[PDB]
């Protein structure tokens, strides 16, 4: 760069520890928290109309995030922006090799139709 307490899981399996924790604080209440699987919001990047617009339909591919009220603000949290690959330049880690960060290139990753201008 920009938003933030506003919708929805009172689900199931394990595995860890429960006088702790439970987006920041106070009250209730709940034994929490990580993975997974599986249902869901939502609309921050990217990808559709067989050139360009309009109409519409509107899903994937990602991150995410989904106990209830109250109040509250940006400490803190989410994305620098789909994943993987030969190169470059820094830096670090014992020779040697190896990892990390940016930058480019390249390759794969659905996108339905109708009208109208020109071709």
């Nucleotide at each position: 760069g920009g938003u933030c307490a506003u919708g929805a899981g009172u689900g199931c399996c394990a595995g860890c520890g429960u006088c702790a924790a439970g987006c920041c604080c106070c009250g209730g209440c709940u034994u929490g928290c990580u993975g997974g699987c599986c249902g869901g919001c939502a609309a921050c990047c990217c990808u559709c109309c067989a050139a360009c617009c309009g109409c519409g339909g509107u899903g994937g591919g990602g991150u995410g995030c989904c106990c209830c009220g109250g109040g509250u603000g940006a400490u803190g949290a989410c994305c620098a922006g789909g994943u993987u690959g030969a190169g470059u330049a820094g830096c670090c880690g014992u020779g040697a090799c190896g990892g990390c960060u940016a930058c480019g290139c390249g390759g794969c990753a659905a996108g339905c139709g109708c009208g109208g201008g020109u071709c």
Annotation
The RNA with a sequence from Mycobacterium sp. MCS has 119 modelled nucleotides. An Rfam search finds the family "SAM (S-adenosyl methionine) riboswitch aptamer" in it. The family has 40 seed sequences and 2,360 matches in Rfam 15.1. The family is grouped with related families in Rfam's "SAM clan". Rfam's curators write: SAM-IV is a mRNA element that regulates gene expression via direct sensing of S-adenosylmethionine (SAM or AdoMet). Its family is annotated with S-adenosylmethionine metabolic process and regulation of gene expression in the Gene Ontology. The model includes bound s-adenosylmethionine (SAM). The organism belongs to Mycobacterium, within Bacteria. Primary citation: Zhang et al., Nat Commun (2019), "Cryo-EM structure of a 40 kDa SAM-IV riboswitch RNA at 3.7 angstrom resolution". On the sample the depositors note: RNA was prepared by in vitro transcription with T7 RNA polymerase. The sample was in a buffer at pH 7.2.